[PDB]
Context: one part of a larger RNA, bound to proteins that are not shown
């Protein structure tokens, strides 16, 4: 996605309405409370990978302001 | 290496003028401090990942299945040297350990 | 054990260290000389089995110079597998090539080659936290459940040592031996990361039996009366309260008995949210620090209008005609 | 086709489970202390399924007291949250009320046993037997002609038996569905009664504390009053008329 009345057991990538054995099942319709569709909503926040990203640290590497400090210049006379 | 001055400079006064003064601002470089702010980096392995560990470069026995490969956070362990002799030759010679004699 | 002398003695001695292995008129030992641990270029293996890749290593050779030995010959370091390092760059060795029209000088540039480190060792120069976070993904990999296993766990059976005043076997009941479960717990890393909502509790349904109660049994260290171990048994029944979120557990009083366990540790498109486990902030405890803690506490959100299916109850055909 | 009554494949239950008292008995047993049983009753608990005459809750049906405001006062009303508060409470509906819910059977486990052989004995067992649980099955309650072998029985009827529809309700009900009655009637309202609720009406008289008088809260009697009712019974008075359509 489809097909789709399903239940129990099995099998199956180990958690099936749809595989296998059974059981069970006229057919449509109203109300209902939601059992199951590992229900609908969300490309998992958790985790752990990427020679990702960012915001923060710091005695991590590497630099930049900024303060401090010498020296030239402005800069002269005994 | 101390100092004195006064005329640029700087500041105070409306002003005369006064107080600093070649120092100070300012422009240039040098040498410390500097997560103040900026890029960044911060590794693999791994019965997930950390932490421990390192089977991340070598060497030996087993593992390894009687040719050659063979793996695991497999076992048992080693190497990042040491030596001018502990290297090379020749000559002489044989050793552990046990016996028996001084 | 001091040395001396003789016998036995293929080797268990030594031989720098792992560990295997090679060595006896020697690869030991002892003495003596000596610098081959030498320069230069190479074939071949290894490294890298097959089979491609450096650096290093061996093995064998030429050439030059040498050493011991009477020679043959032995010596390209230690008996043999471990002791190792790219490019750029410095310095260092010896001869030579070169630097812009041209001479001279200074300082340069380059052919071999050693030494100087990269241990993450075929080689970046290099800490940390994030729970404020946030991407791309992974069930290539962990929590959660589910699966597989059964060591833990729970539960049984064999065998019966002890002991029970004698007395295995009324009852206890060691070692050790064999299982059975799939409740604890651990291991795996099969499924699930484009999401199967957490622990506890509630609510309502079914279900195992290894039975606490109730109903028949056996045995007793059964006299009654109370027990006490076993057997059948799953029809019913296990109730309420204090502390803690707690599950477990502890405690009180009732009780015939106040058992256990599965249902996606049944049950969040039913509930409740008190606890684990966001952002808030405190303590302690480490940290230089951001900040951590399988340490403690205060606060902190609960989506949806059922199409299938399923069942609870209502009706409309149609078939039986 | 059609009205009626019905079988029962099969489905479902726990419809019923516990305890305590009392006699048995101060007995059996025991030296005593303690101290049973079968069996017959009474009752409680759990659970189950209906019921409302009884208590009992509700009852924004109704009655009544009463606070503020608003209709001028009186009378008689709205409004204060879906009844302003407060008191009482029918009819229904409920639990806290109040009915009902076996015994025996049959076959087993475990067990107790007979008869009995392999095995001349013995043996509960191998064949056969008897007994034997709250546990199985029957028994009791529900459901059930869609049980595809789709059932049976009686009657009426195929031009007519009967069914919708249609009115009038309600022992029924969220549409649908079901029941009942429709003049050959009492199905529903109205009316009067009954039975019931509240709790003594408006209005006028006498009193009334006092106040000169106006006034006056109130009290008594007219008044088992007045008002009210989801129930009942008489009662064709009004409405259940006309009528229409389906069918072997």
């Nucleotide at each position: 996605u489809a097909c789709a009345u399903u239940c129990c057991a099995g099998u199956g990538c180990g958690g099936a309405g749809u595989c296998u054995g059974g059981a069970g099942a006229c057919a449509c319709c109203c109300a209902g409370g939601g059992g199951g569709a590992a229900g609908c909503a969300a490309a998992g926040a958790c985790c752990c990978u990427a020679u990702g990203g960012a915001g923060c640290u710091u005695u991590a590497c590497u630099g930049c302001a900024g303060g401090c400090u010498g020296u030239c210049g402005c800069u002269g006379a005994g | 290496g101390a100092c004195u001055c006064u005329c640029a400079c700087u500041c105070c006064g409306g002003g005369a003028g006064g107080a600093g003064g070649a120092c100070a601002c300012c422009g240039a470089u040098a040498g410390c401090c500097g997560g103040g702010c900026a890029g960044u980096u911060u590794g693999a392995c791994u019965g997930g990942g950390g932490c421990g560990g390192u089977a991340c470069g070598c060497g030996c026995u087993c593992g390894a299945a009687a040719a050659g490969a063979u793996a695991u956070c497999g076992a048992g362990c080693g190497c990042g040297c040491c030596c001018u002799a502990u290297g090379g030759u020749c000559a002489u010679c044989u050793c552990a350990g046990c016996c028996g004699g001084g | 054990g001091a040395c001396c002398c003789g016998g036995c003695g293929a080797a268990g001695a030594g031989u720098g260290c792992a560990a295997g292995a090679g060595c006896a008129a020697a690869a030991g030992a002892u003495g003596a000389c000596u610098u081959g641990a030498c320069a230069g270029u190479g074939u071949u293996c290894u490294u890298c089995c097959c089979a491609a890749c450096g650096a290093g290593g061996a093995a064998c050779g030429c050439u030059g110079a040498c050493g011991c030995g009477a020679a043959a010959g032995c010596g390209u370091g230690g008996u043999c597998u471990a002791g190792c390092g790219a490019a750029c760059c410095a310095a260092u060795u010896a001869g030579c090539c070169u630097g812009c029209u041209u001479g001279a000088u200074g300082c340069g540039g380059g052919c071999a080659a050693u030494u100087g480190a990269u241990g993450a060792c075929a080689g970046a120069a290099a800490a940390g936290c994030u729970a404020c976070c946030c991407u791309a993904g992974g069930g290539a990999u962990a929590a959660u459940a589910g699966a597989g296993u059964c060591g833990u766990c729970a539960c049984u059976c064999g065998c019966a040592a002890g002991a029970g005043c004698a007395c295995a076997u009324a009852u206890c009941g060691a070692c050790c031996g064999a299982g059975u479960g799939g409740c604890u717990u651990g291991c795996u890393a099969c499924c699930u990361c484009g999401a199967u909502g957490u622990c506890g509790g509630u609510u309502c349904c079914c279900u195992c039996c290894a039975u606490c109660c109730u109903g028949c049994c056996c045995g007793u260290g059964c006299a009654g009366a109370a027990g006490c171990g076993g057997g059948c048994a799953a029809g019913g029944g296990u109730g309420a309260g204090g502390u803690u979120g707690u599950u477990c557990g502890c405690c009180u009083a009732u009780u015939a008995a106040a058992g256990g366990a599965g249902g996606u540790c049944g049950u969040g498109a039913g509930c409740u949210g008190g606890g684990u486990u966001u952002a808030g902030a405190c303590c302690g405890u480490c940290g230089u620090g951001a900040g951590a803690c399988a340490g403690g506490u205060c606060g902190g959100c609960u989506g949806c209008u059922a199409u299938c299916u399923a069942c609870u109850g209502g009706g409309u055909g149609u078939g039986u005609a | 086709g059609g009205u009626g009554u019905c079988u029962g494949a099969c489905a479902a239950g726990a419809a019923c489970g516990a305890c305590c008292g009392u006699a048995u008995a101060g007995u059996a047993c025991g030296a005593g202390a303690g101290g049973a049983a079968c069996u017959a009753c009474g009752g409680u608990u759990g659970g189950u399924g209906g019921c409302c005459a009884c208590u009992g809750g509700u009852g924004u049906a109704c009655c009544g007291g009463u606070u503020g405001u608003u209709c001028g006062a009186g009378a008689g009303a709205g409004c204060a949250c879906g009844u302003g508060c407060c008191g009482g409470g029918u009819a229904g509906c409920c639990a806290c009320g109040c009915c009902a819910c076996a015994c025996g059977g049959g076959g087993u486990a475990a067990g107790a046993g007979c008869u009995g052989a392999a095995c001349g004995c013995a043996u509960c067992u191998a064949a056969g037997c008897u007994c034997g649980a709250a546990a199985c099955c029957c028994a009791c309650u529900u459901g059930g002609a869609a049980a595809a072998g789709a059932g049976a029985c009686a009657c009426c009827g195929c031009c007519g038996a009967g069914g919708u529809c249609c009115c009038g309700c309600g022992u029924a009900c969220a549409a649908g569905a079901c029941g009942c009655g429709g003049u050959c009637g009492a199905u529903a309202g109205a009316c009067u009664c009954g039975g019931g609720g509240u709790g003594u009406g408006c209005g006028c008289g006498u009193c009334g504390a006092g106040g000169u008088a106006a006034c006056g809260a109130g009290a008594c009697g007219u008044u088992a009053a007045g008002c009210c009712c989801a129930c009942g019974a008489g009662c064709a008075c009004u409405a259940a008329c006309a009528g229409a359509c389906c069918a072997a």
Molecule: 23S ribosomal RNA, nucleotides 2059 to 2914
Organism: Haloarcula marismortui